[PDB]
Context: bound to proteins that are not shown
RNA sequence: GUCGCGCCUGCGUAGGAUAGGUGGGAGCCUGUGAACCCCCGCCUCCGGGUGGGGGGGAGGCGCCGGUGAAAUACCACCCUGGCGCGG
Numbered sequence: 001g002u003c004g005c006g007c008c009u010g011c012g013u014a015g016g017a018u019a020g021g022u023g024g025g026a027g028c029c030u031g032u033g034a035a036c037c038c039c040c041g042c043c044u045c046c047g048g049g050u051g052g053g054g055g056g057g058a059g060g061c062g063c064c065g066g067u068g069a070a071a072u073a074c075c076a077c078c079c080u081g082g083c084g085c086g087g
Stems, first nucleotide, its partner, number of pairs: 002087002005084004011047001017072001020078003024074001027061003036055001038053002041050001043048001
C1' cells in the first nucleotide's frame, strides 16, 4: 500500500438537530426496565454521534406539524472515511 474480516463513521444554510444513498415503512421500542438525572468506552465539526452500564420506576419514539432540495421511528442493501486484528 492493498484485500478477507470485524468494529466505527456521515454536521452548508434552514430545521427539535450531526439529515451519507437508495428501498421499504405506519407503526416501533419499553418488568428482555421509558422520561429523567449520573459514569464507563470509543467518535467528535466540541454541538454533540454512538456503544454499553449505575440509580430510577412508566412512559419514550415515529406518523401529524414547522423547516428543508431532501426526513426524522423502525427495517434492509450499500467502505463513504477512519481504526483493530489478520492474510
Molecule: EUKARYOTIC RIBOSOMAL L1_RRNA
Organism: SACCHAROMYCES CEREVISIAE